Context: bound to proteins that are not shown
C1' cells in the first nucleotide's frame, strides 16, 4: 500500500 | 439492515 474485522455517534429505508 | 463519521484490532507487506 491495500485487504478484511470490532464498538460508539450519526443519517436514510415509512 | 445499508451508507457516512470517530474509535480499536487482525492480515499481506
Nucleotide at each position: 500500500g491495500c485487504g478484511g474485522a470490532u464498538a460508539u455517534c450519526c443519517g436514510c429505508a415509512c
This is an experimental structure of RNA, with 27 nucleotides shown.
The depositors describe the entry as "How CCA is added to the 3' end of immature tRNA without the use of an oligonucleotide template".
It was solved by X-ray diffraction to 3.2 A.
Keywords: CCA-adding Complex, CTP, TRANSFERASE-RNA COMPLEX.
It was solved together with tRNA nucleotidyltransferase.
Xiong and Steitz published it in Nature in 2004: "Mechanism of transfer RNA maturation by CCA-adding enzyme without using an oligonucleotide template".